[PDB]
Context: bound to proteins that are not shown
RNA sequence: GGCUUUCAGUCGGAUGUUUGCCGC
RNA sequence: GGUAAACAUCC
RNA sequence: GACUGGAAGCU
Numbered sequence: 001g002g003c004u005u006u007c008a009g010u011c012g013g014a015u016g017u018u019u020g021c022c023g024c
Numbered sequence: 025g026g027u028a029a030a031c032a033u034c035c
Numbered sequence: 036g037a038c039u040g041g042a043a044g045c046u
Stems, first nucleotide, its partner, number of pairs: 001046001003044020
């Protein structure tokens, strides 16, 4: 070289929650 | 109701 | 799940 679980980064996707703003 | 920004859980 | 890097299991 062929096949996998664990541990930090840089993202990616899916839900969920919160905070701003909405007189044209 | 709509819209933007944070965070959190999961693959 | 996508790869950088830190222990091993395996054909």